Context: one part of a larger RNA, bound to proteins that are not shown
Molecule: 23S RIBOSOMAL RNA, nucleotides 2059 to 2914
Organism: Haloarcula marismortui
C1' cells in the first nucleotide's frame, strides 16, 4: 500500500484480521463505551555511534586583546 | 649612576601667569601576567557505554582438531635489556646427584 | 655440606633473562690468546602461510681486512625463537658535486651513512562539563516490554543420616542426587530507536492451582474440644483500616478465611500523577572549575471528532416459501 | 399467503456462597478441667433478580413564610442563575426501604467397602459391584426458527385473510422498534366529583402598644379557608374524523 465478517491455537525476524490447522460467520443500517489494528499524532529528548554542531569550564593545545616593565623616536641645556 | 636646568611636550589659570618637564602622553619594540576573548583538540579496543583492563608493538607453551593457517576482556607467562666478556678462537677437560676412603 | 682419592653416573648440571627447543672428546667448565660485536655489497626467507605491503629480524654468500688453529676450519656478537622506530630537521663521519655574467672570501644547497622519538609502537602537536542543549543515524548497541536461558528464585521428587523419652517415616528433617515452573534476579543482544507511553494505585473482565476458607476424605505423638500433617477439589469466598508514592512489607481490630499467580510485570485513543527521570532551587559529598552523584529535598504539562475490527443493546432487508 | 400458540438444536448462570444462634446438651467423651455430632429450627452476611403498600431521599409540579428592589400604596406581580432564601411536599424515579433466590436425583474424584482371580491362601481391582465432594450432569432461571435437516400445531385466507399508512394515546421508547384504543368507543382533553399537597385567601368587622388626630406592627372572626395536583371515577361535550394503500 492493498485486501479485510472474525475467533482460538500454532507458526513466523522471537508481539499475525491476511501464513497453517480448526472454530465461527446471511447482508445492510442506528446508538454506545473505547478491547485490538504493537490505532492517529512527532525521521526517540533516553542510550550508543559520527576523526557532527554549539554553549560553558579550566594549572588541555595554540593564539589574541588588555595591564605591568625595559628600550628607541618625539627629546633640549649644564 | 647620582644631579641641576628650560625650550619642546603635558596639566591648571579668563588673562598675566602657575605646576610639571625631557619624564609623562603618543608612535615602535622587547620580557612577564593574561579563559577577558578566538580557534581547536580531548584516539582506538570493549558481550552497549563509562569505571577497570590493553587481549594497542613484540617472544614461548597450550587452546589449534598429528602439514600450513586459525578467534575471544582464552589458560600459563614473558620482552622494551644486560654483557669487552657473559663476544671470538684454540688447548685442556666433563657435569648434576649418589656411594666408599681421609 | 670446605679440599683430596676412587667408583657409579647420556645429561637430571651448565649454557645472562619467559617458555619450548639444542648441546657431552660440546654449544657446558678451566686456561690462554684475541677483537668477526669488522668495512663494502648482495642472495634468500621472514615480517605479511596461502597472497600485495615498510621498518625491523634471520639464514646463506661474495669483496676487503683481520683473529685463532698444525690444518681442515671456525668467527657476518651471545646455542635458537623477544630486546624495536618513517618523513621533515639537527648533530656527527669521509670524499666529492653544487649556489643565477665572472674571480676571491664568507655562508649556503646536495650524494652515502651514524645518532636524537614518535610504546596510540606502518609515527597529529592536544583537557573537560552540558539536565540549556542541537543534528545525523542505529534496534549495527544499552534502559523499559517481549523472546531464549534458568546460574538465581519458586515449587516437587528420589535416598533417609538424624530427633522425635523407645520409636527415620504423627511431626521435623541434613547431606547428596533427579526434576518442574517461568512469579524474582542475572545472562544474551533475536525484535522495535521515521517512539509498542513509566512505577504504584484505581476501575472492569477472563484465567491458573503449587488450596488460605468452605465440601468430601486419610493419618495422628487421633479421649473430647482445639489442633498438626496429608488427599480429592478452582463452585463460591478471600473483606476494612494506621505509617509509606511505594510494589513489598510492618502494625490494628474484625473474619469461615481475610491464599498465591498469569492476562504487553492485563488495564493512561479509561482515570490518577504521589515516585523514577527535563528545564528552577537547596543541603551533604566530590571536583581548581564548568559541573557530577544508581545521595536527600521543595516545585514542576497528561494531545486526537473511531475508518476497520470487537463487544453491548436497537433497527431494515433477504433466505427458509 | 396470514393470525395465534409452541417446539428446542444449542447458548448463559454462582443464582446461589458462607456464618452465627437454639433444641440436641452441660449430653456422648473425660478423674476433672473442659466439652462435641446427626437432625430439625430461627437469624445474619455477601451475591443475585424484581418491586415502591411501609420508612427514607428527591421532587427549580405545587402551597406557605420572608429579605432587597421595581410596578405610586393596597391587591397582585418581575428579578436576585437559571427556585433570592427559608418551611412543607403529591405522583414518579429510587435504597438507606420491601419481596423472592431448594430439596432431590444421576455419574465420579480422594476415600470406605463388597464379590473376586491371576497366585488353591490373601487381595477394594485385573473382569464385575455397593457407596462417596461446595466440584460434573440433571433439576431451576434467561435467550433461542437463520438449527441451510432454516421446525411443529390449529384456524383464517388466495378477491380477499391479514397488514401498512392514518387518528387518539402509552404497560413502550435516543431514530427505528413495541403495546393499546379508534363511535359496535372511555384512547386523550374539558367539566364535576373522589383522592391528594399546603396551612387559613382578598375584602370587611372587632381588638391592638400607643398617638389630639392622622396613623398603627400585629391578633381574632368570616375560613378544615384560599390556592394547587403528573392519580382515579363519572361523563361522548371536544378530539379518535375523512380516507388511502399493499396483499397469495
Nucleotide at each position: 500500500u492493498a485486501c479485510a465478517u472474525u475467533c482460538c491455537a500454532g507458526u513466523g525476524c522471537g508481539g499475525a484480521g491476511u501464513c497453517u490447522g480448526g472454530a465461527g460467520a446471511c447482508a445492510c443500517c442506528c446508538a454506545g463505551g473505547g478491547g485490538g489494528a504493537a490505532g492517529c499524532g512527532a525521521a526517540g529528548a533516553c542510550c550508543c555511534u559520527a576523526u557532527g554542531g554549539a554553549g560553558c569550564u579550566u594549572u588541555a593545545c595554540u593564539g589574541c586583546a588588555g595591564g605591568c616593565u625595559g628600550u628607541c623616536g618625539c627629546u633640549g641645556a649644564g | 649612576g647620582a644631579c641641576u636646568c628650560u625650550c619642546a611636550c603635558u596639566c591648571c589659570g579668563g588673562g598675566a601667569g602657575g605646576a610639571g618637564g625631557a619624564c609623562a602622553c603618543c608612535g615602535a619594540u622587547a620580557g612577564c601576567c593574561g579563559g577577558g576573548c578566538a580557534g581547536u583538540u580531548u584516539g582506538a579496543c570493549u558481550g552497549g557505554g563509562g569505571c577497570g583492563g590493553u587481549a594497542c608493538g613484540c617472544g614461548c607453551u597450550c587452546g589449534a582438531a598429528a602439514a600450513g593457517a586459525u578467534a575471544u576482556c582464552g589458560a600459563g607467562c614473558g620482552c622494551g635489556c644486560c654483557c669487552u666478556a657473559u663476544g671470538g678462537u684454540c688447548a685442556u677437560c666433563u657435569c648434576a646427584g649418589c656411594c666408599g676412603g681421609g | 655440606g670446605a679440599c683430596c682419592c676412587g667408583g657409579c653416573g647420556a645429561a637430571g648440571a651448565g649454557u645472562g633473562c619467559a617458555a619450548g627447543a639444542g648441546c657431552a672428546a660440546a654449544a657446558g667448565a678451566u686456561g690462554a690468546c684475541u677483537u668477526g660485536a669488522c668495512a663494502g655489497u648482495g642472495u634468500u626467507c621472514u615480517u605479511c602461510c596461502c597472497a600485495a605491503c615498510g621498518a625491523g629480524g634471520a639464514a646463506c654468500g661474495c669483496u676487503g681486512a683481520c683473529g685463532c688453529g698444525a690444518a681442515a676450519g671456525c668467527g657476518u656478537g651471545g646455542u635458537c625463537u623477544a630486546g624495536c622506530g618513517a618523513a621533515c630537521c639537527a648533530a656527527u663521519u669521509a670524499g666529492c658535486c653544487u649556489g643565477c655574467u665572472u674571480g676571491a672570501u664568507g655562508c649556503g644547497g646536495g650524494c652515502a651513512a651514524u645518532u636524537g622519538a614518535u610504546g596510540a609502537c606502518a609515527g597529529a602537536a592536544a583537557a573537560g562539563c552540558u539536565a540549556c542543549c542541537c543534528u545525523a543515524g542505529g534496534g549495527a548497541u544499552a534502559a523499559c516490554a517481549g523472546a531464549g536461558u534458568c546460574g538465581u528464585c519458586a515449587c516437587u521428587c528420589g535416598c533417609a543420616a538424624g530427633a522425635g523419652c523407645a520409636c527415620a517415616u504423627a511431626u521435623c528433617g541434613a547431606c547428596c542426587g533427579a526434576g518442574u515452573g517461568g512469579c524474582u534476579u542475572g545472562c544474551u543482544a533475536c525484535c522495535u530507536c521515521g517512539a509498542u507511553g513509566u512505577c504504584g494505585g484505581u476501575u472492569c473482565c477472563c484465567u491458573c492451582c503449587a488450596u488460605c476458607c468452605u465440601g468430601c476424605c486419610c493419618g495422628u505423638g487421633c479421649a473430647g474440644a482445639a489442633g498438626c500433617g496429608g488427599g480429592c477439589a478452582a463452585g463460591g469466598g478471600u473483606g476494612a483500616g494506621g505509617u509509606u508514592g511505594u510494589u513489598c512489607g510492618c502494625c490494628u481490630a474484625u473474619u469461615a478465611a481475610a491464599g498465591g499467580a498469569g492476562g504487553u510485570c492485563g488495564u493512561g485513543a479509561g482515570c490518577u500523577g504521589g515516585g523514577u527521570u527535563u528545564a528552577g532551587a537547596c543541603c551533604g559529598u566530590c571536583g581548581u572549575g564548568a559541573g557530577a552523584c544508581a545521595g536527600g529535598u521543595c516545585g514542576g504539562c497528561u494531545g486526537c471528532u473511531a475508518u476497520c475490527u470487537a463487544c453491548u443493546g436497537g433497527g431494515u432487508g433477504u433466505g427458509u416459501a | 399467503g396470514g393470525u395465534g400458540u409452541c417446539u428446542g438444536a444449542c447458548a448463559a448462570g454462582a443464582a446461589c456462597g458462607a456464618c452465627c444462634g437454639u433444641a440436641u446438651a452441660g449430653u456422648a467423651c473425660g478423674a476433672g478441667a473442659g466439652g462435641a455430632a446427626c437432625u430439625a429450627c430461627g437469624g445474619u452476611u455477601g451475591g443475585u433478580g424484581g418491586c415502591c403498600a411501609c420508612u427514607g431521599g428527591u421532587g427549580u409540579a405545587c402551597c406557605g413564610g420572608u429579605u432587597g428592589u421595581u410596578c405610586g400604596a393596597g391587591a397582585g406581580a418581575g428579578c436576585a442563575c437559571g427556585u433570592g432564601c427559608c418551611g412543607g411536599g403529591u405522583a414518579g424515579c429510587c435504597a438507606c426501604g420491601c419481596c423472592a433466590c431448594a430439596c432431590g436425583g444421576g455419574g465420579u474424584a480422594a476415600g470406605a467397602g463388597c464379590u473376586g482371580a491371576a497366585c488353591g491362601c490373601a487381595u477394594c481391582u485385573a473382569a464385575g459391584c455397593u457407596c462417596g465432594a461446595a466440584a460434573c450432569c440433571c433439576a431451576c432461571u434467561u435467550g433461542g426458527a437463520a438449527a441451510a435437516g432454516a421446525g411443529a400445531c390449529a384456524c383464517c385466507g388466495c378477491c380477499g385473510a391479514g397488514g401498512u399508512c392514518c387518528c387518539g394515546c402509552g404497560u413502550a421508547c435516543a431514530a427505528g422498534a413495541c403495546g393499546c384504543g379508534g363511535u359496535c368507543g372511555a384512547u386523550a382533553g374539558a367539566c364535576u366529583c373522589g383522592g391528594g399537597g399546603u396551612g387559613u385567601g382578598c375584602g370587611c368587622g372587632u381588638c391592638g402598644a400607643g398617638g389630639u388626630a392622622a396613623c398603627g406592627a400585629g391578633a381574632c372572626g368570616u375560613u378544615a379557608a384560599g390556592c394547587c395536583c403528573a392519580c382515579g371515577a363519572g361523563c361522548a361535550c371536544u378530539a379518535a374524523c375523512a380516507g388511502a394503500c399493499c396483499a397469495a